[PDB]
Context: one part of a larger RNA, bound to proteins that are not shown
RNA sequence: GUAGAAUAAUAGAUUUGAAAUAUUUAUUAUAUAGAUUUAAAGAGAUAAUCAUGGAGUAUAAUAAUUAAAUUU
RNA sequence: AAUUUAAUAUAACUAUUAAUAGA
RNA sequence: AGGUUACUAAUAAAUUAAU
RNA sequence: AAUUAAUUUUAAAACCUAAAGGUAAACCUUUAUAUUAAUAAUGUUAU
RNA sequence: GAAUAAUUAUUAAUAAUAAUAAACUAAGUGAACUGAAACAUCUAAGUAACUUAAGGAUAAGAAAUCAACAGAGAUAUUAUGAGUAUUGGUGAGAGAAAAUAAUAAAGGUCUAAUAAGUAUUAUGUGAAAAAAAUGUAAGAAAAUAGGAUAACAAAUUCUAAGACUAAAUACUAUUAAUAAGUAUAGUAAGUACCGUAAGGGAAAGUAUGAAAAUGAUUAUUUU
Numbered sequence: 001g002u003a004g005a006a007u008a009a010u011a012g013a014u015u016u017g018a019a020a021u022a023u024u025u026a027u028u029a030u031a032u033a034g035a036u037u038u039a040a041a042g043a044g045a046u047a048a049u050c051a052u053g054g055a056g057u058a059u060a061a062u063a064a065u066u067a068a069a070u071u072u
Numbered sequence: 073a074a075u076u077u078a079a080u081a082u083a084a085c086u087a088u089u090a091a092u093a094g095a
Numbered sequence: 096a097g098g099u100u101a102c103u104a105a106u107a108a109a110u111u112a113a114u
Numbered sequence: 115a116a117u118u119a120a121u122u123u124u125a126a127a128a129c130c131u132a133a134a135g136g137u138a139a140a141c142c143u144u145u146a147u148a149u150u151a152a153u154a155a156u157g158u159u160a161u
Numbered sequence: 162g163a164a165u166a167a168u169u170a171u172u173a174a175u176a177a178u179a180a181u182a183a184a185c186u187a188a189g190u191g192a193a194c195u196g197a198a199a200c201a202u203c204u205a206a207g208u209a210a211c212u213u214a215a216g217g218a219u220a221a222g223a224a225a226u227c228a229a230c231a232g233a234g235a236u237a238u239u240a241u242g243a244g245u246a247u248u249g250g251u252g253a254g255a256g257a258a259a260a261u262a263a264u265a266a267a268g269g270u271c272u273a274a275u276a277a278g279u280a281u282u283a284u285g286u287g288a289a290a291a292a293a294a295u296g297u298a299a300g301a302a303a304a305u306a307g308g309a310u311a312a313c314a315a316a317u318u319c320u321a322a323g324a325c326u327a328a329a330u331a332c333u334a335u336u337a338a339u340a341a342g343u344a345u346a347g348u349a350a351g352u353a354c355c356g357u358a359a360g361g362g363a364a365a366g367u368a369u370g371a372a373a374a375u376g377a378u379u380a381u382u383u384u
Stems, first nucleotide, its partner, number of pairs: 042384010056369004064080005084343002086340009096131004107123004112118001134143003148175001154169003185216001186214005196203001200250001226233002237264005247255002269325003281299004306320004354361002
C1' cells in the first nucleotide's frame, strides 16, 4: 500500500421499558435559624537567577639543545 | 613530518658538601 | 659604586694558527 | 684582504657623596683658557 | 731701538681631584634583665653595647711544656678520657689536663753581640675549676746559674726578660651537586605611608574560580 476485514466515539434511523422511592433526580433564587470558612502589606524555611568577595586550584621563560618513547 | 615526558637560561632565595677568590 | 640632572657622561685598535 | 675568542693596548666620563676653601649635598669661591720668551701693534709710554 | 687694561700660530716652568662597604679578627671599657624559687657573695658575663686598629684572613706556634723515674716532643679544631680529678652563701651551679685517635703542612727555623728595674718578694686587683698579664714599692744570679711543686730533701724536666713560620679555621662572593626546604623563607620596596629625628614599614605575578559571609529578585510551602 495500487485494498478489504478488523475499536470508540460523533451523530442518524428503527425498535425499546416506565405513570418511573422526582412533596429535590440534575441545577436554580429569596427569606429565617444555626454552624463556619477564605488574607499576604510583609516574613520564615528551602532551591534557583543575578551579583559581591577572592578561599581553593593550575602555572612560574615555554624558546631552544640533549636523551627515551611515535604516523608515513 | 608532529607530541609528551627528564635535565638545562642571560631570569629567585635558603641549608649542606667541593672547588676559585678577597669584588 | 650610589645619587642629581642635564651644554646627556661617547671610543678606537693590535697579535699569531685557523678555507 | 679578517668575524674563532682571548691576550694586550687604548678615548671619553658634568656635579654631590667631611677633609683644593666654605656651605643649607649635587652650590659657592679660588684666573691650570691661569704665566718668563717671542714675529707687530692699534689708542699712549715724565723727547 | 724697546715695554701695552680686547691680545696674541707660539715655546720652557711651575699647586691640584679622599668612590674608600659589610661580615670575619685583635684590643680598651663593660652592663642590666635573669637564676639562686627572696637577696647582697655567686650568676647572667667578659655576653649585649660603644670605641679603636689590621689582613685576606687574623690569632697560636716550635717548651724556662707535659709528665713521673718509664717517657713524649710546635701550633689550631674534633671524639674518648669526662661531667672523672677540681670547685662552690660546699647553694643555684661551674669544671680540666696527661694519654689514645681524626683533619693538616716540607713543618722546622735564626733574624739575636742571648736579653735587669727583669725574675723574685710584699701589697690591691686578676678567665666559677685550671693562670699570664697588671698599679705601688724593694730587688738577684751566670750554665760553678736559673724556672717548675704550700714547705724541706732527693730526683726529674726546660732555659724568661730577642725573633719568623705554610695547612687544617672564620666571614663574604662566585661555580657545580643534593634538597621527604620555601610561591605567607619565590625576585617588586626599604618604595608608598607614619615620625621633627634616630627610626618604623605595607598590599602588589598570571589564569581560573556554582568557597563562605553578604545583597536584590523569582519559585514551592507555612504564616
Molecule: 21S mitochondrial rRNA, nucleotides 8 to 422
Organism: Saccharomyces cerevisiae W303